[PDB]
Context: bound to proteins that are not shown
Molecule: CD34 sgRNA
RNA sequence: GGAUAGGAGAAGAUGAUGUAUAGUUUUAGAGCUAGAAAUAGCAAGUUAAAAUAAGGCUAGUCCGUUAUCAACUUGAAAAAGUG
DNA sequence: CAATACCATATTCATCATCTTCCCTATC
DNA sequence: TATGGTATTG
Numbered sequence: 001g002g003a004u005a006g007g008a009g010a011a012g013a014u015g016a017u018g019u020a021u022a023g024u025u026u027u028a029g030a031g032c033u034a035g036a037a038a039u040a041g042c043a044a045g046u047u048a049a050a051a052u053a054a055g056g057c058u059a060g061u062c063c064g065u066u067a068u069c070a071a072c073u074u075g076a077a078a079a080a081g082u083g
Numbered sequence: 084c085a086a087t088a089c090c091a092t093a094t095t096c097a098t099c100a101t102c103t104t105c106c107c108t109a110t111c
Numbered sequence: 112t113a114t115g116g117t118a119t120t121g
Stems, first nucleotide, its partner, number of pairs: 002111006009105010020094003023052006031042004055063002057060001071082004084121008
Other pairs, nucleotide, nucleotide, family: 019095cWH035038tHS053064tWS054064tHS057058cSS057059tHS058060cSS070083cWW075077tHS075078tHS084120cWW
C1' cells in the first nucleotide's frame, strides 16, 4: 500500500415496502332572455363518478418504465465463436 | 415539404437494509 | 435538462 473491527460527528451513494394529497381526462350538475341566424346581455362556477401507463397470465388485493443490447453464426437466454 | 415555437405529472409521510468518505484506536 | 413529438405556418 491494501485489508479488518470499533468510535465522534457530519457528508454523500443505493435498494425495498406500506400510505396520503393533488393534477388531468370524459360524463353528470336542465343555463336564461332576445334573436332566423351570426351574435349580444345576463345568470352560473367550489362537487362527483371513472381511468391513471395499452394491458398480461401466472389470475395474485400479482405483474407491466431499473439493469442488459453492433453485424453474422450458434444459442431460450446468458453468452460463445468470426476479422 | 421545411422553419418554428411549444411541451414535457407533481408533492408527501412512515418503516427498514446496504455501501462510501473524512478524522481517531487497535490490529493482519 | 434537453431533445424528440406535435401543431402551426409558410